Annotation: This is an experimental structure of RNA (rRNA beta, nucleotides 606 to 1601) from Leishmania donovani, with 678 nucleotides shown. Shalev-Benami et al. published it in Nat Commun in 2017: "Atomic resolution snapshot of Leishmania ribosome inhibition by the aminoglycoside paromomycin". It holds a match to the Rfam family "Eukaryotic large subunit ribosomal RNA". The literature on the family includes a 2002 paper in BMC Bioinformatics by Cannone et al., "The comparative RNA web (CRW) site: an online database of comparative sequence and structure information for ribosomal, intron, and other RNAs". The PDB entry is titled "Cryo-EM structure of of the large subunit of Leishmania ribosome bound to paromomycin". Method: cryo-EM, resolution 2.5 A. The entry became public in 2017. The entry also models magnesium ions. The reconstruction used 141,028 particles. Among the 42 different proteins in the entry, which are not shown, are ribosomal protein eL41, Probable 60S ribosomal protein L14 and 60S ribosomal protein L30.
Context: one part of a larger RNA, bound to proteins that are not shown
C1' cells in the first nucleotide's frame, strides 16, 4: 500500500485516475527528477461545540486550615477595694 | 459577680553532671508521737 | 467525766560562726 | 554592736593545688 | 602501734534541685465569633448570517411582512410592556366634543360672554388598531359588583397540557335607577409551579349522643401549651412551563464539528479595475483632432465586501529566489490609418502577443520611492503557480522587555529582540538511456502495390 | 501508338 | 554427350 | 608496358 | 601507391 | 578451370 495510475473540455459534493463527448496510447526496460497523485507522518497544537477538563487569578459562589478574640475551664490562698 | 496588693502548692520557663537552698540574725511560727507551764471565757459523751 | 474549743502569756523545738569596731 | 556564711583578687602579663595531713574522746 | 567513734569539713530541716514567672499565660481541653485563595471544591446562561463585544428578536402587546378563512419566517419593518387609578370603578340623570365663522369695556392670533354651522376631524391614563354621538365621552349624583361566586362550562395559547388574560352561567349580599335594565374592576398587554415561610378561616352556645348537626392528629390513653394536616391567598423564580453562579490560559487539554471561522477554489460583483451609448460643455472659431459633465447601458475577476458550497482522523497559511507556459486590455520591435500632423518630437485609433520588457539605494515587504541606463523598462494568469526545489526576512508558540489597559492572573488585528522548515526507493509526467514483437495491430487460412501490362497463352529492346 | 532492333546451334 | 557466346578466377613484358 |  | 583495362 | 544462355 482500497483497487490502480495518459490528457482537454463539459458536468459533478460547485480543482476527476474512473462519469461524458473528444485527443492520445506496441509491449517491457534502467538512470534520473521533483508537476501531479488535493503523496507520507498525526483522531488540527488555530477556530467552534460540549451542561468535557486542568494550570492560575480574584471584593465569582460554598467552604477550609492558619493567625486573633471572648467565654468556661485547668485554678489554689490571703488582706482588701469598686460593685448590686 | 468583679478587681490590686502580698501569697505558693498547681502550672509555665531557664539552667545544673539537679554541687552547697533557706534558718541560725526569730516570728502576724510549729508541735498531743515536740502541746511542757499557766491564765481568761465555754462547752463535754 | 476522760477532756476540748476560743482567746492570751511563757516554756521548748532554737544551736554555732569568718570578718569588724 | 555590725556583719550574713565569708581564708585568694580591685586594670590585667600564660607556675602548682587529687587519692587527708593533724587533733581528740574511749 | 591496730581498730571502731568524733573534730578537721558548723548543725537544723513545717519536706520543695537551684533561680525566674505564678494561679496570670510562657499551659490544658472544649464551646463561640471575626479575619482568612494560604488551601479545597465548582461555577462562569442562551439566541447569533463563524465566535466575541453590541443586541433582544429569552415572558408579552397593536399596526404590517401575511399572499380578502385560519395559521405562517427572518438581530424583518414601525412602536409598547413589568405601570397607573377610592375613581380614572359601578350605575342613573343632564350634556355635546375637535374646530370654524359672526358679534360683545380694558381684550390683541390668543382671557371670557353670545350665536351659528360642526358624523366626531375630540375624549375615553397609556403603544397601536377597532369601536362609540339624547354615548361609551363631558358635568354631576348617590355608591363600592373592584367583595362573595356551590371545584359549572368554555374560549385564546395548544400536547387541544399548565399559565397569564378572556366570555357565557348559577348562589349569597347589594348598588345605581321610575322602570326595563346594568355592575363581580378600569374590554381586549400588563405576568409566575412543587417545596419552604406566612396570614386568613373552621364565633360561643347547644347535644345521653357524633347523627340532618360539632374540623382533624400527635397512634397507651387525658388536659393544657406547642407542632401539623386539610382550604383560599400573600413572600419568586423577567434565563418568565421557574440550578444558588467571576475571570484567566502564548502552558494548555479531551472528544468532536468541514452542522462553523482564518489560506486556496466556487458564486456574486456592491467596491476595484477597463468600456461603450447620448452630447451640455473644453478646444480662439468649432460638440467628438483629443476630450467631455448630467444621464445611462455594460464588460472585468490581478482587489475587497457579502456569503458558507468542499476540506477541522491536516490540501504545509507571505514574499524574494529559481524555472517555464499562457493570456491582450500593445510599454519597444512590424504594417498602417488619423491630428487642432510644416518638420522633429508626439496625442488617438487598427492588424497583430513572434521576440524583448534591465542593474540599483531603502524596506521582510506586495506596493511605494527617487538614482540610472535602455529601443522600451507594458499589466496580468496558472490552488493570491512555484517551501519532499529553495530560503525562512516576515506572521504564527513556549523566553524577556515597554508603552497603554486589568485588582490580579494576564490582555494587546501596538512596538522589540531570540526563536528545529521532515520522508520519494512507489505510480504517472517530463529528461535522456537499451531491449522487442506486430497491417484481423499477435489470431483467418480475411487475398486491396501512390505496380507491371498477355492479364486468358508468355523471351527481350525501343515506340 | 501504325511500325521496329535480336535471340546460342545441337 | 561434343561445340560455340556474352563471363566470374588463371600466366608472362 | 598505360589511366587518377 | 594497388585496384582496373590488353592479348 | 567453373557456372549460364
Nucleotide at each position: 500500500g482500497a483497487c490502480a495510475g495518459u490528457c482537454a473540455a463539459g458536468g459533478g459534493a460547485a480543482c476527476g485516475g474512473a462519469c461524458u463527448u473528444g485527443a492520445a496510447g506496441g509491449g517491457c526496460u534502467a538512470a534520473g527528477c521533483g508537476g501531479g497523485g488535493a503523496a507520507a507522518g498525526a483522531a488540527g497544537a488555530c477556530c467552534c461545540u460540549g451542561u468535557u477538563g486542568a494550570g492560575u487569578u480574584u471584593g465569582a459562589c460554598u467552604c477550609c486550615a492558619g493567625u486573633c478574640u471572648g467565654g468556661c475551664u485547668c485554678u489554689g490562698u490571703g488582706c482588701g477595694g469598686c460593685g448590686a | 459577680g468583679c478587681u490590686u496588693c502580698a501569697c505558693u502548692u498547681a502550672u509555665c520557663g531557664a539552667a545544673u553532671g539537679a554541687a552547697g537552698a533557706g534558718a541560725c540574725c526569730a516570728a502576724u511560727g510549729g508541735g498531743u508521737u515536740u502541746a511542757g507551764c499557766g491564765u481568761a471565757g465555754u462547752c463535754u459523751u | 467525766g476522760g477532756c476540748u474549743a476560743u482567746g492570751c502569756a511563757c516554756c521548748g523545738u532554737c544551736u554555732a560562726g569568718g570578718u569588724u569596731u | 554592736c555590725c556583719g550574713u556564711g565569708c581564708u585568694g583578687u580591685a586594670a590585667a602579663c600564660u607556675g602548682a593545688a587529687c587519692c587527708a595531713a593533724c587533733g581528740g574522746g574511749a | 602501734a591496730g581498730u571502731u567513734c568524733c573534730g578537721g569539713a558548723g548543725u537544723c530541716u513545717u519536706g520543695u534541685u537551684u533561680c525566674g514567672a505564678g494561679a496570670c499565660a510562657u499551659c490544658u481541653g472544649c464551646c463561640a465569633g471575626a479575619u482568612g485563595g494560604g488551601g479545597a471544591g465548582u461555577u462562569u446562561g442562551g439566541c447569533u448570517g463563524g465566535g466575541g463585544c453590541g443586541g433582544c428578536a429569552u415572558a408579552u402587546c397593536u399596526g404590517u411582512u401575511a399572499c380578502a378563512c385560519g395559521a405562517c419566517a427572518a438581530c424583518g419593518c414601525a412602536g409598547g410592556u413589568g405601570u397607573c387609578c377610592u375613581a380614572a370603578g359601578g350605575c342613573g340623570a343632564g350634556c355635546u366634543c375637535a374646530g370654524u365663522g359672526g358679534g360683545a369695556a380694558c381684550a390683541g392670533a390668543a382671557a371670557u360672554c353670545u350665536c351659528a354651522c360642526g358624523u366626531a376631524g375630540a375624549a375615553c391614563a397609556c403603544a397601536a388598531g377597532c369601536g362609540u354621538a339624547a354615548a361609551a365621552g363631558c358635568u354631576u349624583g348617590c355608591u363600592u359588583g373592584a367583595u362573595u361566586a356551590a371545584c359549572g362550562a368554555u374560549u385564546u395559547c395548544c400536547a387541544g397540557u399548565a399559565c397569564g388574560a378572556a366570555u357565557c352561567g348559577a348562589g349569597a349580599c347589594u348598588g345605581c335607577g321610575a322602570a326595563a335594565g346594568c355592575a363581580a374592576g378600569g374590554c381586549c398587554a400588563g405576568c409566575g409551579a412543587u417545596c419552604c415561610u406566612u396570614u386568613g378561616c373552621g364565633a360561643a352556645g347547644a347535644a345521653u349522643a357524633g347523627g340532618a348537626a360539632a374540623u382533624a392528629u400527635g397512634a397507651a390513653c387525658a388536659a393544657a401549651u406547642c407542632a401539623u394536616a386539610c382550604c383560599a391567598g400573600a413572600g419568586g423564580u423577567g434565563u418568565c412551563a421557574g440550578a444558588a453562579u467571576a475571570a484567566u490560559u502564548a502552558c494548555c487539554a479531551c472528544a468532536g464539528g468541514g452542522a462553523u471561522a482564518a489560506c486556496u477554489g466556487g458564486c456574486u460583483u456592491g467596491u476595484g479595475g477597463c468600456g461603450g451609448c447620448c452630447a451640455a460643455g473644453c478646444g480662439u472659431u468649432c460638440a467628438u483632432a483629443g476630450c467631455g459633465a448630467c444621464g445611462u447601458c455594460g464588460c472585468u475577476u490581478u482587489u475587497u465586501g457579502a456569503u458558507c458550497c468542499u476540506u477541522c482522523g491536516a490540501u504545509g497559511u507571505c514574499g524574494g529566489c529559481u524555472c517555464u507556459u499562457c493570456c491582450u486590455a500593445a510599454c519597444c520591435u512590424a504594417g498602417c490609418g488619423c491630428c487642432g500632423c510644416a518638420g522633429a518630437a508626439g496625442a488617438c485609433g487598427c492588424u497583430a502577443a513572434g521576440g524583448g520588457u534591465u542593474g540599483g539605494a531603502u524596506u521582510g515587504u506586495u506596493c511605494a520611492c527617487c538614482c540610472a541606463c535602455u529601443g522600451a523598462c507594458a499589466g496580468g494568469g496558472a490552488a493570491c503557480g512555484u517551501g519532499a526545489g529553495c530560503u525562512g526576512g516576515g506572521u504564527u508558540u513556549a523566553g524577556a522587555c515597554c508603552g497603554u489597559c486589568g485588582u490580579g492572573a494576564g490582555a494587546c488585528a501596538g512596538g522589540u529582540u531570540g526563536g528545529u522548515u521532515u520522508u520519494a526507493c512507489c505510480c504517472u509526467a517530463c529528461u535522456u538511456a537499451g531491449c522487442u514483437g506486430g497491417a484481423a495491430a499477435u489470431u483467418g487460412c480475411g487475398a486491396g502495390a501512390a505496380a507491371a501490362a498477355g492479364a486468358u497463352u508468355a523471351u527481350c529492346c525501343g515506340u | 501508338a501504325a511500325g521496329c532492333g535480336g535471340a546460342c546451334g545441337u | 554427350g561434343c561445340g560455340a557466346g556474352c563471363g566470374g578466377u588463371g600466366g608472362g613484358u | 608496358g598505360u589511366a587518377c | 601507391g594497388g585496384u582496373a583495362c590488353g592479348c | 578451370u567453373c557456372a549460364c544462355c